[PDB]
This record gives sequence, C1' cells and structure tokens, in this order.
RNA sequence: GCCAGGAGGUUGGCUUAGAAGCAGCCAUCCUUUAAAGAGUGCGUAAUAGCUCACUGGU
Repeated sequence: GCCAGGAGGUUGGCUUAGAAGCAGCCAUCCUUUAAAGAGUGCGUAAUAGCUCACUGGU
C1' cells in the first nucleotide's frame, strides 16, 4: 500500500435555541472486553459517515 471493526459509560458544562470531538468556554475519567484514541480531522441544526492517533495475512 491493502482487509477490517472504523468498541461502550463517552451523546459530560456555559450557551443550548445546538457541543453530544466535527459551534466556542470548562473536562479529560471509567470501561466489559481485539484498545482504549483527553475520539487533531470534511461537515451540518445539534446527532447522523469517511480519517489514524490500533494491527493479520501478503
């Protein structure tokens, strides 16, 4: 390069009318279990998909 799940309590506070990473001001823990992603990332009305910060075979 490529296959893939692109985990769950996370959707926590001001403003919400919408933060619920993907308005901005405060966090940044726990986790059952392949880890973890205080989820830097395109957006939208918040949510709702992709991206590696994670690795089998080749």
The depositors describe the entry as "Structural Basis for Interaction of the Ribosome with the Switch Regions of GTP-bound Elongation Factors". This is an experimental structure of RNA (Fragment of23S rRNA (H42-44)) from Thermus thermophilus, with 58 nucleotides shown. An Rfam search finds the family "Bacterial large subunit ribosomal RNA" in it. Protein in the same entry: 30S ribosomal protein S12, 50S ribosomal protein L1, Elongation factor G and 30S ribosomal protein S2. It was solved by electron microscopy to 7.3 A.